This is an experimental structure of RNA from Arabidopsis thaliana, with 741 nucleotides shown. It was solved by electron microscopy to 3.86 angstroms. It holds a match to the Rfam family "Bacterial large subunit ribosomal RNA". The entry has 86 different proteins, among them At4g22000, At5g27820 and At4g35490. Waltz et al. published it in Nat.Plants in 2020: "Cryo-EM structure of the RNA-rich plant mitochondrial ribosome". It comes from the structure "Structure of the plant mitochondrial ribosome".

[PDB]
Context: one part of a larger RNA, bound to proteins that are not shown
């Protein structure tokens, strides 16, 4: 501080509370030490890390916490950069002595011969007084072989232990309450003359017989699922004198063994046991891989491949030296193009017409076929009579740099890419799934900052570093949010803005036309649509209207052989078609502009973000401010580079002072450079240390950093400078290890 305020729990602000310390003239207080230290109502602002990913907050992998340990090295032999030694270099073993080295030339590359399969073959360099050689060892980076950064298999072979569990089997013993059924035979009394044999009856005690408990077994629910128990219990169930159960002890042992046969069992886990051992097997996969700064910086794009999840060559990274005005790149010239568009002058497919070969069709000729040829009109990824923007090739010129360039030598990473409500192309759904696979562009992967409410692949725009500084981009200015209900001109009143099409719709202002009008423009009153005619035709019924010819007669104010309705024709209507009145700007025509409508989903408006917005704050068109990012500035800090200037360098030209740079300095993997610490062990019979070692907890102080150093205390005895060397040197992950909670 905390019981009315909502989430990677913080960062940055910050009213607070509350313990409270100094110093110091000035005066005993105030007034300062932004005083110091704990805390935090509140506002801005924020989806953990690691890994693997095109990409993860992710509802994808790990971690419960915490101390410890816990993976990039060893030889050896090459490749090579950085040293240094000699000038030709070197030693192997080995010997001589170890209070610690000399001593071996056995051989090795080098000077060397360059072609060549062997065999033959051999003047490279120069002259100014001459260059013309490399080899040994040290640290580093890698390469080969051995475990080769660590961690994990599934299995293989060799060797032995096991059949106290399970399945067989041998040998030896035990056990089966009780109760049914009544085979086979033997018999007394019927019996066919017994030749019979029968058949009843009686005793008999067979049965892989029946019911049921010991016993074994284990079907079926419902229990239990860190239980009672790593296979039970409760109810019920099957055999229950046999292919029976069981007791004891032997036997068979891993490609074997048993097996009433399920790939079962064989020590609780068998399509080849269990432990040793070869062996740290192997594993293109999975996971791990511990301290700091600071330079540069990619790819997922070919090609191959028993190749897809790899891995070599190229292209693309880094270091470093040599060769390079090479490269960037804009302008001039000149250079063949044959795409988009285009046409039809070719081959494909093609519409109409002209005149017709040639055909049908009848008997001359045919609105019935009509080629060819011509006239138009013009289609196309594989058509070109034509053909443009580009882009590309090169030479010549300016741009322009810290060579960015080509190249020797050494490391490597990378060959799973996303995506544009971009634009053009292939399959696609049907014409484009957040899809596939390609052309070119950027973005992201490795790019963080400000807009898109939130949002890898779009907008602006590349973070060294510090500042409560300054103009802008990118987009907004009623209110959340920091800028104008901002001005001027119009439009629309649909929340269109703030999603969705053919169509349908007098919507509203503008713009050009016409057409109309005081012989009157439309609105509108007040009136027949006549007679041939009820037309011919059908029609059982047609005069306007069931229906088909006709569209002509005539009166003439109309008038069609009545529009639409219907009337069984009918008749009427009214309809084109009508005379004044009306009293006035009316009416279709598009340029066009903003509206309507169509336009229905599942938890809860749910498609501006909301609050709301016509009294715009919305839309088209002009015009000032402002606000706005890690951009560019303004001071100021650091590294590298670049420029001088000044040393100093012996090199006379690399190597540290300084200062100048609208110089640079986003970053995986990766690569170079440079620093930090620990354990040791020479500097050390040195130093320090019962006046306080090493550890330990707290607290100051420093430094780009890792770390380092004072103070108080705690501990009670070690401990190490300084340049060196030796390395088991550095913790947050490996469902890790142990040990503690």
């Nucleotide at each position: 501080g905390a019981a009315c305020a909502a989430u990677c729990a913080g960062u940055c602000g910050a009213a607070g509370g509350a313990g409270u310390a100094g110093u110091c003239a000035a005066g005993c207080g105030c007034a300062c030490u932004c005083a110091c230290u704990c805390u935090a109502a509140c506002g801005g602002c924020g989806u953990a890390c690691c890994u693997u990913u095109u990409g993860c907050a992710u509802g994808a992998u790990g971690g419960g916490u915490c101390a410890g340990c816990g993976a990039g090295g060893a030889a050896a032999u090459g490749g090579g950069a950085a040293g240094a030694g000699c000038g030709g270099c070197u030693u192997a073993a080995g010997c001589c002595a170890u209070u610690a080295g000399g001593u071996g030339u056995a051989g090795g590359c080098g000077c060397u011969u360059u072609c060549c399969a062997a065999a033959g073959g051999u003047g490279g360099a120069a002259u100014c007084u001459u260059c013309u050689a490399g080899u040994u060892c040290u640290u580093c980076c890698u390469a080969u072989u051995u475990g080769a950064c660590c961690c994990g298999a599934a299995a293989c072979c060799g060797a032995u232990c096991g059949a106290u569990c399970u399945a067989g089997c041998c040998a030896u013993g035990a056990g089966c309450a009780g109760g049914u059924u009544g085979a086979a035979g033997a018999g007394a009394g019927c019996u066919c003359u017994a030749a019979c044999a029968g058949g009843c009856c009686u005793u008999g005690g067979a049965g892989g017989a029946c019911c049921g408990a010991a016993c074994c077994c284990a079907c079926g629910u419902a229990u239990g699922u860190g239980g009672c128990a790593a296979a039970a219990u409760a109810c019920g169930g099957g055999g229950a004198u046999g292919a029976c159960u069981u007791g004891u002890g032997g036997c068979u042992a891993g490609g074997g063994g048993u097996g009433a046969a399920a790939g079962g069992c064989c020590a609780a886990c068998c399509a080849a046991g269990a432990u040793c051992g070869g062996a740290u097997a192997u594993a293109g996969c999975u996971g791990g891989u511990u301290u700091u700064c600071c330079g540069c910086g990619a790819a997922a794009u070919c090609u191959a491949u028993u190749u897809c999840a790899g891995u070599a060559g190229a292209g693309c990274g880094u270091a470093u030296g040599a060769u390079g005005u090479c490269g960037a790149u804009g302008g001039c010239c000149c250079g063949a193009g044959g795409u988009a568009g285009a046409g039809c002058a070719c081959u494909c497919a093609a519409u109409g017409g002209g005149c017709u070969a040639g055909g049908g069709u009848g008997g001359c000729u045919u609105a019935c076929c009509a080629a060819c040829c011509c006239c138009a009109g013009g289609g196309a990824a594989a058509c070109u009579c034509c053909g443009a923007a580009u882009a590309c090739a090169g030479g010549c010129c300016g741009u322009u740099c810290u060579c960015g360039u080509u190249u020797g030598u050494a490391c490597a990473g990378a060959c799973a890419g996303a995506c544009u409500u971009u634009u053009g192309g292939g399959g696609u759904g049907c014409u484009a799934a957040g899809a596939u696979c390609c052309a070119a562009a950027g973005u992201c992967g490795a790019g963080a900052g400000g807009g898109a409410a939130a949002c890898a692949g779009c907008c602006c725009a590349g973070a060294u570093c510090g500042u409560a500084c300054g103009c802008u981009a990118a987009g907004g200015u009623c209110c959340c949010u920091a800028a104008g209900c901002a001005a001027u001109c119009a439009c629309u009143u649909a929340g269109u803005g703030g999603a969705a099409a053919a169509g349908g719709a007098a919507g509203u202002g503008a713009u050009c036309g016409a057409g109309c009008g005081a012989u009157g423009a439309c609105a509108a009153c007040c009136a027949g649509g006549a007679g041939g005619u009820g037309g011919g035709c059908u029609u059982g019924g047609a005069a306007g209207c069931a229906g088909c010819c006709a569209u002509c007669c005539u009166u003439u104010g109309a008038a069609g052989a009545a529009a639409g309705c219907g009337u069984a024709a009918u008749a009427g209507c009214u309809c084109a078609c009508u005379g004044g009145u009306c009293u006035a700007g009316c009416u279709c025509c598009a340029u066009g502009g903003c509206a309507c409508c169509g336009a229905a989903a599942a938890u809860g408006u749910a498609u501006c973000a909301g609050g709301g917005c016509u009294c715009a704050a919305g839309u088209g068109a002009u015009u000032c401010a402002c606000c706005g990012a890690a951009g560019c500035g303004a001071c100021g800090a650091g590294a590298c580079c670049u420029u001088g200037a000044a040393a100093g360098c012996u090199g006379c030209u690399u190597u540290u002072u300084c200062a100048a740079g609208u110089g640079u300095c986003a970053g995986u993997a990766g690569c170079g450079g440079a620093a930090c610490g620990u354990u040791c062990u020479g500097u050390c019979a040195a130093u320090c240390g019962g006046g306080g070692a090493a550890g330990g907890u707290u607290u100051u102080u420093g430094g780009u950093g890792a770390c380092a150093a004072g103070a108080c205390c705690u501990g009670g005895a070690g401990a190490u400078a300084u340049c060196a060397g030796a390395a088991g040197u550095g913790a947050g992950a490996a469902u890790g290890c142990u040990g503690a909670c």